An RNA structure from Schizosaccharomyces pombe, in which 75 nucleotides are resolved. The entry has 38 different proteins, among them 60S ribosomal protein L4-B, 60S ribosomal protein L18-A and 60S ribosomal protein L37-B. The sample was in a buffer at pH 7.5. NCBI's taxonomy places the organism under Eukaryota, Fungi, Ascomycota, Schizosaccharomycetes, Schizosaccharomyces. The structure was determined by electron microscopy at 3 A resolution and released in 2022. The 2022 paper behind the entry is "Chromatin localization of nucleophosmin organizes ribosome biogenesis". Entry title: Ytm1 associated 60S nascent ribosome (-Fkbp39) State 1B.

Context: bound to proteins that are not shown
RNA sequence: ACAAUCUUCUCA
RNA sequence: UGAGGUGUUGAACGAAAAUUU
RNA sequence: AAAUUUAGUUUGAAAUCGAUUGGUGAAA
RNA sequence: UUUUACCACUUUGU
Numbered sequence: 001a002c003a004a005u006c007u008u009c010u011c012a
Numbered sequence: 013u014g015a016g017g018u019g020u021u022g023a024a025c026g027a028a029a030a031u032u033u
Numbered sequence: 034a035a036a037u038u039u040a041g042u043u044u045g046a047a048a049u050c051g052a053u054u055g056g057u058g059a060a061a
Numbered sequence: 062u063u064u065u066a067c068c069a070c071u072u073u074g075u
Base pairs, nucleotide, nucleotide: 009016010015011014021047022044023043024042025041029038030037031036032035056068059064060063
Other pairs, nucleotide, nucleotide, family: 006019tWS007017tWS007019tWS017019cSS026040tWS028039cWS030036cWW033034tWS044047cHS055069cWH056070tWS056072tSS057073cWW058073cSS060064cWW060074cHS061062cWW
């Protein structure tokens, strides 16, 4: 405290 | 190699179809 | 019918009643 | 029982 972890890929 | 990735402002206008229920 | 899908569209993160109102749990 | 601002049936404090 107008801030906070919405995947800019895995397994197979 | 296939199966995954669960997440979207509200309001208004507007079809015509399907199964569900 | 009520229910989910469902051609599509329009818009300023726009707005002046219209809440649907079931199931289910979880603290105390 | 008041408490859930989605607890949603897979369904409200490990």